[PDB]
RNA sequence: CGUUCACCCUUCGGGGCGCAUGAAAUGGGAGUAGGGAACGGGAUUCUCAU
RNA sequence: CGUUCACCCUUCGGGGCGCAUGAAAUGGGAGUAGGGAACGGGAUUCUCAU
Ligand code: GLN
Numbered sequence: 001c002g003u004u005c006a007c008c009c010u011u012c013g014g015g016g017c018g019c020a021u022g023a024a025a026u027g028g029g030a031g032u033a034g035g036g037a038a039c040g041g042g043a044u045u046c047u048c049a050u
Numbered sequence: 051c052g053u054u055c056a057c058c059c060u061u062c063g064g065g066g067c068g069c070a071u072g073a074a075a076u077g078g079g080a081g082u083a084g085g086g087a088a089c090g091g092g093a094u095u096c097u098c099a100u
Stems, first nucleotide, its partner, number of pairs: 001090005007016003019091001025050008036055005041069001057066003075100008
Other pairs, nucleotide, nucleotide, family: 002018cWH006017tWW010013tWS011013cHS018088cWH018089tWH019092cWW020084tWS022084tWH033042cWW034070tWH034072tWS035037cWH038068cWH042069cWW052068cWH056067tWW060063tWS061063cHS083092cWW085087cWH
C1' cells in the first nucleotide's frame, strides 16, 4: 500500500483500519563507510524541537 | 563534494587527487522496521551476480 481475515466507531445511512501525522519540512544531536590528514558539506538509519 | 594542508605524474607549459565505474541499473540473498494475522507489495543499508 493491496488481498483474505481479525478488530473498532455509528445519527444505522455509513465510517475507520501498517510503511505510517508515531509523517514531511526545516532546525539541532549519535551509528554506519576506500581519496593520505582534519574540518565542513552530502547520504542513510535511529533520536529531540516546532 | 568544498576548503586548508599533504601526496603523485610531468614534455616543466601543466595534470591528478573520497561519497567514489568501489558509480547507475536489473535480478538474487541477508539485516532493520508499530496497522492484530498472513500472503504479496514498497522502503532502507549490507552482500553476491551481470
Ligand atoms: N509485508 C509486511 C507485513 O506482512 C508489511 C508491514 C507494514 O505494512 N507495516 O506486515